[PDB]
C1' cells in the first nucleotide's frame, strides 16, 4: 500500500443468496413485512463452436382495398407535448391538480435489454471489536445475535508515538420506502395506525455493486429559465428508456462520402532524416507575380413557433492539456392548431391593424482588405446507399430452456516465509541486587540520597540464535544476477504431469506502404520424462514366502578442492513444481 | 574530507602519520603471460593539479501475440479500462518531495530543581497519512 | 455554465 486485481486447484457445476410452496414463532385490530425449518427452481450464474430438441408469444378497437392487413388507407379510443379557455382545488407568485375542445407525436401490444426507488446480501469496512453458548490449560477458534441516516459520548481494538477505528452502553435526531392498512378529497395531496431500513460501490470500463418487488423518467447531481416573504428555500425544461417484431449475409456493378500520411532539421517555401534489415516507393499539377483561412463589399434568396426528422455543426467555463458527456446555442428538411383580426393577416424572425418596410440565416462572386504554406491529388483503409446474383429466413418464428465438447480476470476453495505481538512449557555457567527520579560530584560512565515488588520456589532480571502453539501479516510491468519462500501449496506416475529442440509452418518491429523478419505465441513434428545392480546388514512375518533406510557402479544433477583453473575427487541425491513477501550481490543517478 | 597504525572496558579521546605525482616511458621479484598488474630505480613530465558512501532504483507510455470491456463514429480512425490483464520488445523521463510524531543533537526558555517540559531548527524511523498539477 | 475519466 489509493474499494478488488498474486499463484494453485475445482469450475458453469457447487456452497451461499433469492423467489415459490408447505409447516411453525414473535409482534400486531388486519395487512405488508421480520425470524425458523424442509423441499424446489426457465433466477443471481458465463463464453465459443456444433448438432438436434422442449416449451412458446404479439400487434388499442372497428371498417375498407387487397391473394393477402398488426403492416397500406380511413374512422374511433387511449397516452403524451406545446399552448388557449374555465375552475370544486393547493399556492404570495411562478406554478401544480382537474375539466373542455383543436392540433401534433406515438404499434397503446409482445419479447429482450436498460433505468429509477426501497430492501437484500455481495467487494471493502465496522472487525486482532461486543454479547450468548460451545471447544481449548491459555493465547484464542466456531456458531448465532446486535446499527434508518447523522451528531455527542468513549468500553474495546490497532500503533513506537502523534493518532486511527469505534452496532459496548447511554442520550439526542425522527427521515426514506415507485411499503402495508384505514379514513378525507374528483385529484394533486392531507391525517391516524403499523412493517422494515449500518457505512461503501459519487469504483466511467476486466471484480463486486446481482437476483428478487414496484415503476417506466417518478431519482442524486448539474445547467438554462420563471417567481419574489433577497439570494431564496419554491417551481419549470433537458439529461430521464432503448433495440427487434422481416429482412439478413456473402458477392458483382454504380455513386456519393469518411479516416491515416505524425515529427525533427528547415525552407523562393524546395529538399533531407529515420526501419531490426533490403541499391524499394512516398509520384504528379498548381502555388509567397500569395496555398489557404478570416473579414469586408456585390448580387440572389429571404424568414416557420410546438412536435417530428438529419452519417448536420459549436464557442466559453476546470488549474494545464486530451477525450467524451450534460446544458445552452446554430444550420437544414418537414410543419400545425387552439385562438385573435379592420378578414388582407397574426399566433409562427423584428416594426406595422393592414398595405408594406427591415434584417438574421442560406447561396454562390469579387487587380476587395487582414494574416500567411499548403491545397488538389496520390497511396492504404473504412463504412453507407441504389440495382443485380446466390443462400437462409419472414408461426412451429423470435424468446426462454435443454444436450456435447472446449475454455475461464465469475464464483468457491487452498497454502504461504521474513517480521510484530501474545500463550503454555523446558533449561540455564547461572541470587545477585534490578527499576525509577528536575541530587551531586564526571564533558558523560561511575557511588551513594530517596522510592519501589521480590531476593533461595535457588534462573529474579536476564540468556537459550529454546520447544510447542495463537493472532496480525502475505497479491503494485519495465538494469542484470542470485538466495529464501519451497525436498512447500499443488499436481503426476507410460491413456503419462512436465521439459528441451539451435525441427518445419503461420501471425509477428518503432516515419506511411511492400518484402524479409528477432523475441514471444500458436499448430504440427521429433527427443527426453517417473531410476536403471546387490534374495546383502537389520526387522516385520508362523522356525514358510515376500522388502528396503543404508551401499557399489552406470546415467542424471550443479558447485568446493591448484590462495583461482581448462573437465578430475567429495558434496547429494533421484517424478514435475509455483506465488505474494523477505534478503544479498553487481550495475546505474 | 582516508583508513586508525596503535593505545585508551564501550570512557571520551589521544598519540602516530600508516596522506596527497595529484601521470607515463624502460629494468627487476610480481602465479600471469606477455592480454596485465604490485612496488624500487633512471628519464620524460600539467612544469600545477587529486581519493571519497549513504541512499535511491520508480514512472509516462508505445508497439504486437493471445484474451475480454466501456465511451465515441455509419465504420475504420480517436479516448481509456494499473502499460486493461498475460507474455515479449522498445523509446524517454527520473533515481524524490510533504505533514505527523519517533532516535539523537543544537539553542533559548519557563525556573527553582527537567537527559525527560515547551518553543525553533537540523537529524533518522515509519509505503503511518498526503502530494500523485506530466495523464 | 458543470464535472467525469486519463
Nucleotide at each position: 500500500g489509493g474499494g478488488c486485481g498474486a499463484c494453485c486447484g475445482u469450475g458453469a457445476a457447487a456452497c451461499g443468496g433469492c423467489g415459490c410452496u408447505g409447516g411453525g414463532c414473535a409482534g400486531g385490530a388486519a395487512a405488508u413485512g421480520g425470524c425458523c425449518c424442509a423441499g424446489u427452481g426457465a433466477c443471481c450464474u458465463g463464453g465459443u463452436c456444433a448438432a438436434u430438441g422442449g416449451u412458446g408469444a404479439a400487434a388499442a378497437u372497428c371498417g375498407g382495398u387487397g391473394a393477402a392487413a398488426g403492416a397500406c388507407c380511413g374512422a374511433c379510443c387511449g397516452g403524451u407535448g406545446g399552448g388557449g379557455c374555465g375552475u370544486a382545488u393547493c399556492g404570495a407568485a411562478a406554478g401544480a391538480g382537474c375539466g373542455c375542445a383543436a392540433c401534433g407525436c406515438c404499434u397503446g401490444c409482445c419479447g429482450c435489454a436498460c433505468a429509477g426507488g426501497a430492501u437484500g446480501g455481495c467487494u471493502u469496512c465496522u472487525g486482532a471489536g461486543g454479547u450468548a453458548c460451545c471447544g481449548g490449560u491459555g493465547a484464542c477458534g466456531g456458531u448465532a445475535c446486535a446499527g434508518a441516516a447523522c451528531g455527542c459520548g468513549g468500553a474495546g481494538g490497532g500503533g513506537a508515538a502523534a493518532c486511527c477505528u469505534g452496532g459496548a452502553a447511554g442520550c439526542g435526531a425522527g427521515g426514506g420506502c415507485a411499503c402495508c392498512u384505514c379514513g378525507g378529497g374528483a385529484a394533486a395531496c392531507c391525517g391516524g395506525g403499523g412493517g422494515u431500513c449500518g457505512a461503501u460501490g459519487c469504483a466511467u470500463a476486466g471484480c463486486u455493486c446481482a437476483a428478487a418487488c414496484c415503476u417506466g423518467u417518478a431519482a442524486c447531481g448539474g445547467c438554462a429559465c420563471c417567481a419574489g416573504u433577497g439570494a431564496a428555500g419554491g417551481g419549470u425544461g433537458c439529461u430521464g428508456u432503448g433495440c427487434g417484431g422481416a429482412g439478413c449475409a456473402a458477392c458483382g456493378u454504380g455513386g456519393a462520402g469518411c479516416c491515416a500520411c505524425a515529427g525533427g532539421c528547415a525552407u523562393g517555401a524546395a529538399g533531407c532524416c529515420g526501419u531490426g534489415g533490403u541499391u524499394c516507393g512516398u509520384a504528379g499539377u498548381c502555388g509567397a507575380u500569395g496555398a489557404g483561412a478570416c473579414a469586408a463589399g456585390c448580387g440572389g434568396u429571404g424568414a416557420g413557433u410546438a412536435a417530428g426528422g438529419g452519417a448536420a455543426g459549436g464557442g466559453c467555463u476546470g488549474c494545464g492539456a486530451a477525450c467524451a458527456u450534460c446544458g445552452c446555442c446554430u444550420c437544414c428538411c418537414c410543419g400545425a392548431a387552439a385562438u385573435c383580426c379592420a378578414a388582407g393577416g397574426a399566433a409562427a424572425g423584428c416594426c406595422g391593424a393592414a398595405a408594406g418596410g427591415c434584417u438574421a440565416g442560406c447561396c454562390g462572386c469579387u487587380u476587395u482588405g487582414u494574416u500567411g504554406a499548403g491545397a488538389c491529388a496520390g497511396u492504404g483503409g473504412c463504412g453507407c446507399c441504389a440495382c443485380g446474383u446466390u443462400g437462409c429466413g419472414c408461426a412451429u418464428u423470435a424468446g426462454c430452456c435443454g444436450u456435447g465438447a472446449c475454455c475461464u480476470a465469475a464464483a468457491c476453495g487452498g497454502g504461504g516465509a521474513a517480521c510484530c505481538u501474545c500463550u503454555u512449557g523446558g533449561c540455564c555457567g547461572u541470587a545477585c541486587c534490578g527499576a525509577c527520579u528536575c541530587g551531586g560530584g564526571u564533558g558523560g560512565c561511575a557511588c551513594c540520597g530517596g522510592u519501589c515488588g521480590g531476593g533461595c520456589u535457588c534462573g529474579a532480571u536476564g540468556g537459550c540464535u529454546c520447544a510447542a502453539g495463537a493472532g496480525g501479516g502475505g497479491g503494485u510491468g519495465a538494469u542484470g544476477u542470485g538466495a529464501u519462500g519451497a525436498u512447500u501449496a499443488g499436481g503426476g506416475u507410460u491413456u503419462g504431469a512436465c521439459c528441451c529442440g539451435u525441427g518445419a509452418u503461420g501471425c509477428g518491429a518503432u516515419a506511411c506502404g511492400a518484402c524479409c523478419g528477432a523475441a514471444g505465441c500458436a499448430u504440427c513434428c521429433g527427443g527426453g520424462g517417473a531410476g536403471c545392480u546387490g534374495u546383502c546388514u537389520g526387522a516385520c512375518g508362523a522356525a514358510g514366502a515376500g522388502u528396503c533406510g543404508g551401499c557399489a557402479g552406470c546415467a542424471g544433477u550443479g558447485g568446493g578442492u591448484u590462495u583461482g583453473g581448462c573437465g578430475a575427487c567429495c558434496c547429494g541425491c533421484u517424478c514435475c513444481g509455483a506465488a505474494a513477501g523477505u534478503c544479498g550481490c553487481a550495475a546505474g543517478c | 574530507g582516508c583508513c586508525g597504525g596503535g593505545g585508551c572496558g564501550c570512557c571520551a579521546c589521544c598519540c602516530c602519520g600508516g596522506a596527497a605525482g595529484u601521470g607515463a616511458u624502460g629494468c627487476g621479484a610480481g602465479u600471469c603471460g606477455c592480454a596485465a598488474c604490485u612496488c624500487g630505480c633512471a628519464u620524460c613530465a600539467c612544469a600545477a593539479g587529486c581519493a571519497a558512501a549513504c541512499g535511491c532504483u520508480g514512472u509516462a507510455g508505445c508497439c504486437g501475440c493471445g484474451u475480454g470491456c466501456c465511451u465515441c463514429u455509419a465504420a475504420u480512425a480517436g479516448g481509456g479500462c494499473u502499460g486493461g490483464c498475460g507474455c515479449g520488445g522498445u523509446u524517454g523521463c527520473g533515481a524524490a518531495g510533504g505533514g505527523c510524531g519517533c532516535u539523537g543533537g543544537u539553542g533559548a526558555g519557563u525556573g527553582c530543581a527537567a537527559c525527560u517540559c515547551u518553543c525553533a531548527c537540523c537529524u533518522u524511523c515509519g509505503a503511518c497519512c498526503c502530494a500523485a498539477u506530466c495523464c | 455554465g458543470a464535472a467525469g475519466u486519463u